[PDB]
Context: bound to proteins that are not shown
Molecule: sgRNA effector-2
Organism: Chryseobacterium
RNA sequence: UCGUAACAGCCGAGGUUGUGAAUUGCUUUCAAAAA
RNA sequence: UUUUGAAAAGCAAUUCACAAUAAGGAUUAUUCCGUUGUGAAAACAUUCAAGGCGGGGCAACUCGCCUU
Numbered sequence: 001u002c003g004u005a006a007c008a009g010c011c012g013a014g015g016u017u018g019u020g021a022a023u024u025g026c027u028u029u030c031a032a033a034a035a
Numbered sequence: 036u037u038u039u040g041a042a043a044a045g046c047a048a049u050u051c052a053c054a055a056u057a058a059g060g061a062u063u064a065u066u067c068c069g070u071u072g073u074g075a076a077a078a079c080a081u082u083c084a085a086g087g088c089g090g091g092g093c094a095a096c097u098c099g100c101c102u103u
Stems, first nucleotide, its partner, number of pairs: 015056015032039004059068003071080003084103008
C1' cells in the first nucleotide's frame, strides 16, 4: 500500500389489538316508582 | 310537569390470566420459511465422505490439529 467489513447466530422485557374476569364509571333507551 | 331507577347497548378505566404480534405456508426436527439478491422457468440461492488426535462441558454438545 490495499483491504474488513459485511453477513449471520443464542436470548430478554415490554407495548398494542382481542377474549374472559373483579370493581367502579359516562351516555342512550320501555318504565318500576314519587307528587 | 320534575326526579329517583332496574335491566340492556355503546364507550372505558385499575389489576390478573390468556390468544395473536407483519398476510400466510410447511414440519414433528427439541427444523423452520415470510421485509436480501437473481429473473418468468411462480423457477432459484443453501449443505456436502470419511479416521483418529486433542481442549472444554456431570450432561446435551461445542471447538481446533493431523491424514485421503